[PDB]
Record summary
This is an experimental structure of RNA with a sequence from Streptococcus parasanguinis, with 50 nucleotides shown. The depositors describe the entry as "Crystal structure of NAD-II riboswitch (single strand) with NAD". Peng et al. published it in Nucleic Acids Res. in 2023: "Crystal structures of the NAD+-II riboswitch reveal two distinct ligand-binding pockets". It is bound to nicotinamide-adenine-dinucleotide (NAD) and beta-nicotinamide ribose monophosphate (NMN).
RNA sequence: CGCGGCGUUGCGUCCGAAAGUC
RNA sequence: GACACGGCCGCUUAAAAACAAAAGGAGA
Numbered sequence: 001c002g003c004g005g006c007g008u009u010g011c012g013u014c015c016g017a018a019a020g021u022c
Numbered sequence: 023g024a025c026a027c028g029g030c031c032g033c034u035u036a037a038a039a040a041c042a043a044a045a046g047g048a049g050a
Stems, first nucleotide, its partner, number of pairs: 002033005007027001011049001013048003020025003
Other pairs, nucleotide, nucleotide, family: 002034tHS004035tHS004036cHS005037cHS005038tWS006040cWS007008cHS008042cWH009016tWH009045tWW015018cSS016026tWS019047tSS026045cSS027042cWS028041cWS029040cWS030039cWS031037cWS032036tWS043046cWH
């Protein structure tokens, strides 16, 4: 790499259910 | 309504830990 789970991350900050843009 | 994401696990279930910054937003 299809579908589904996992939102962890060297910026160890909040997110990625949000936010920014459109 | 649209605009990112390496990799792990599983194969119709939603468990199982471990995991990326030449991949997204905010702040910095």